This is an experimental structure of RNA (Self-alkylating ribozyme (58-MER)) with a sequence from Aeropyrum pernix, with 58 nucleotides shown.
RNA sequence: GGCCGCUCCAGAAGAGGGCCCCCUUGCCCGUUAUCGGGGGCUAGGCUCGAUGUCGGCC
Numbered sequence: 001g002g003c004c005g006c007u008c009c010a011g012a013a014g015a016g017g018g019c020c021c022c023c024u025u026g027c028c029c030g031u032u033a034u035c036g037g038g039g040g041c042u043a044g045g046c047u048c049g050a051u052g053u054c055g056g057c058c
Base pairs, nucleotide, nucleotide: 001058002057003056004055005054009052010051014048015047016046017042018041019040020039021038022037023036026035
């Protein structure tokens, strides 16, 4: 360099997710169980993904 990949390494990386506030659960929902929508905040901490600054093969 080519091909493949995310087990290790990076955070250079999105989405889930998390916390707070309103609405007496308020589209549809709901483990013998606490939601959904709206608002504000949250990144490298978990999952899943992506990437290279990673890895594997030739």
The depositors describe the entry as "Crystal structure of a self-alkylating ribozyme - short time incubation with the epoxide substrate". Primary citation: Krochmal et al., Nat.Chem.Biol. (2022), "Structural basis for substrate binding and catalysis by a self-alkylating ribozyme". Protein in the same entry: Fab HAVx Heavy Chain and Fab HAVx Light Chain.